The RNA has 64 modelled nucleotides. It comes from the structure "Pistol ribozyme product crystal structure". The structure was determined by X-ray crystallography at 2.64 angstrom resolution and released in 2019. It holds a match to the Rfam family "Pistol ribozyme". Gene Ontology term of the family: catalytic activity. The work is reported in "Crucial Roles of Two Hydrated Mg2+Ions in Reaction Catalysis of the Pistol Ribozyme" (Teplova et al., Angew.Chem.Int.Ed.Engl., 2020).

RNA sequence: ACUCGUUUGAGCGAGUAUAAACAGCUGGUUAAGCUCAAAGCGGAGAGCAG
RNA sequence: UCUGCUCUC
RNA sequence: UCCAG
Repeated sequence: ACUCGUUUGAGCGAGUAUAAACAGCUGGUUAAGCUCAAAGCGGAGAGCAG
Repeated sequence: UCUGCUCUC
Repeated sequence: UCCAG
């Protein structure tokens, strides 16, 4: 030193050839993907156009 | 419906 | 997303 929870790193968690999820502390909340830094893929608002 | 572009979250 | 333990 594998794949996954958007991307990179970190963390947390999961799984073993699949990419899922009753996991990712708990409660509330939000349209808002587990968390943080950054992103701005998804999303919200505004404006505009085909 | 859907698509693109800009600003901001 | 954000708030409180």